[PDB]
RNA sequence: GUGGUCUGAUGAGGCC
RNA sequence: GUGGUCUGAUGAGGCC
Numbered sequence: 001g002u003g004g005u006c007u008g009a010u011g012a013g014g015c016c
Numbered sequence: 017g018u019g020g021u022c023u024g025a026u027g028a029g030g031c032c
Base pairs, nucleotide, nucleotide: 003032004031005030006029007028009026010025012023013022014021015020016019
Other pairs, nucleotide, nucleotide, family: 008027cWH011024cWH
């Protein structure tokens, strides 16, 4: 340069 | 005002 997955920070959507 | 969950848009992290 770039693939995948997870989580958090901001913003947006959907559903309750 | 505010709870939850999911997904996308930007940024950050973790793991491959």